[PDB]
Keywords: crispr, cas9, off-target, ternary complex, HYDROLASE. The RNA (FANCF sgRNA), together with DNA, has 121 modelled nucleotides. The work is reported in "Structural basis for Cas9 off-target activity" (Pacesa et al., Cell, 2022). It was solved together with CRISPR-associated endonuclease Cas9/Csn1.

Context: bound to proteins that are not shown
RNA sequence: GGGGAAUCCCUUCUGCAGCACCGUUUUAGAGCUAGAAAUAGCAAGUUAAAAUAAGGCUAGUCCGUUAUCAACUUGAAAAAGUG
DNA sequence: CAATACCGGGTCTGCAGAAGGGGCTCCG
DNA sequence: CCCGGTATTG
Numbered sequence: 001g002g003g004g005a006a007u008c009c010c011u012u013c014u015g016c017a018g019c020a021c022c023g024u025u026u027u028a029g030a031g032c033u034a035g036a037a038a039u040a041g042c043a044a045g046u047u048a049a050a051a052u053a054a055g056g057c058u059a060g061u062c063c064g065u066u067a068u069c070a071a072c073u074u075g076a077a078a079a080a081g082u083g
Numbered sequence: 084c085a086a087t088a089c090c091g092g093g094t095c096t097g098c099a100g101a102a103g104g105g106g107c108t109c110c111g
Numbered sequence: 112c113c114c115g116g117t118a119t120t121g
Stems, first nucleotide, its partner, number of pairs: 003110003008105011021093002023052006031042004055063002057060001071082004084121008
Other pairs, nucleotide, nucleotide, family: 002111cWH006107cWW007106cWW020094cWW035037tHS035038tHS053064tWS054064tHS057058cSS057059tHS058060cSS070083cWW075077tHS075078tHS
C1' cells in the first nucleotide's frame, strides 16, 4: 500500500407489507317533437353496480407480471455429459 | 402482401438492509 | 422512452 470495524453527518439504491384516489369497461339512470323513413330541431349530461391480469388449489380475507432459460444425448425430473 | 400512423394505467405510508462521500478512533 | 400489436389505406 491492500482488506476490515464502531461512532457522526449526509446521500443513493434494494427488498417487503399495508392503504387511498382516480382511470377504463358493460349495464342502469324511460330522451322529446316533426317526419313513412333518411334526417332535423330541442332536451339531457355530474351518479351507481360489477371487473380490474384469464384464473389456480393448497380453499388461505392465500397464490397469479422479479430472478433463472442455445441446441443435442441421458433422464419423469433435478442434473450430468457432448465439440 | 407496403407504407403509415397511433398506442401503451398512475401516485402514497411504514419497516429493514448495503453502500457511496467526508470525517474520526482502532484492527490484521 | 422503446418497439411489437393493431388498424387504416391501398
Overview
Released in 2022, the model rests on X-ray diffraction data to a resolution of 2.25 A.